[PDB]
RNA sequence: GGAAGAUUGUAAACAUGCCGAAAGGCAGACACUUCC
Numbered sequence: 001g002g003a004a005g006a007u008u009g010u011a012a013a014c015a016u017g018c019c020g021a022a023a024g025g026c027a028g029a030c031a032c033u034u035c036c
Base pairs, nucleotide, nucleotide: 001036002035003034004033005032016027017026018025019024
Other pairs, nucleotide, nucleotide, family: 005012tWS006013tWH006031tWW008029tWH009014tWS010012tHS011033cWS015028tHS020022tHS020023tHS029030cHS
């Protein structure tokens, strides 16, 4: 350097924003983690 995780919760990881009184619903992969 690359792909996978990621039709977005995985082996593990899910900032943040919008909407909501909130449990949360939605949008969201900068990067990270594994591995080749």
Description:
Keywords: Fluorescent RNA aptamer, RNA. Shown are 36 nucleotides from a PDB entry: RNA. Entry title: A new fluorescent RNA aptamer bound with N, iridium hexammine soak.